[PDB]
């Protein structure tokens, strides 16, 4: 310096609502919001080995 655990912190990926356009209302297409999960990417913390 590394490993693994936690915590926060950035990013990415999912889902979900609302409103727009389209269409024969069922559906398709873009864009915002929300609200968890999963990852990756750094700081504190901590254990273990070496």
């Nucleotide at each position: 310096g590394g490993a693994u655990c936690u915590u926060c912190u950035g990013c990415u990926c999912u889902g979900c609502a609302c409103a727009a356009c389209c269409u024969u209302c069922g559906g398709g297409u873009g864009g915002u919001g929300c609200g968890a999960g999963a990852a990756c990417a750094c700081a504190g913390g901590a254990u273990a080995c070496c």